[PDB]
RNA sequence: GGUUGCCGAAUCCCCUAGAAAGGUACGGAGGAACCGCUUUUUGGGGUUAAUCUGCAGUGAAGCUGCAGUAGGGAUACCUUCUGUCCCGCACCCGACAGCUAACUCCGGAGGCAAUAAAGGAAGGAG
Numbered sequence: 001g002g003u004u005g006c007c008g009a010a011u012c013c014c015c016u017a018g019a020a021a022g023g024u025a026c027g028g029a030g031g032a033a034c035c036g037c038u039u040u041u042u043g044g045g046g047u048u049a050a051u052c053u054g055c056a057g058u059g060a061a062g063c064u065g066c067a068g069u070a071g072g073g074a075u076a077c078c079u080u081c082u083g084u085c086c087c088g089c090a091c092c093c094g095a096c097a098g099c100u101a102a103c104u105c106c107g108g109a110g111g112c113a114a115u116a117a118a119g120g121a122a123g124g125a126g
Stems, first nucleotide, its partner, number of pairs: 004113004012023002026107005035098001041095001043096001044093004052068006071087005077124006
Other pairs, nucleotide, nucleotide, family: 001025cSS003005tHS008010tHS008109tHS009107tSS011024cWW014021tWW016018tHS025108tHS031102tHS032100tHS034099cWW043094tHS044097cWS048050tHS048089tHS049071cSS049087tWS051069cWW058059tHS070088tHS083117tWS093097tWS
């Protein structure tokens, strides 16, 4: 941006019988100098909060399950603190990418909430 409210970059505009295509709030990647790294099958890397540890199903990769954890979300007018409740998935590039001006290429999906810890405090706002 949008919603009554919440996560998320993900909302609109236009067109159509509805779509795609085109544009959009908002987002991602590649890509000099300088600086950094020189760790290059032990592959490596990207989006995301979603990584990493031990134990068992295991004989590895992987997967499943418990217990944690980097990190992250909500707490209902707002932000912060405190307390409380939770998430800690998944997908992809295809031998290859540090940073990165100019420049280049793309995404702009989904999923939820209902008397509540929608507690308390501080500063705001009305």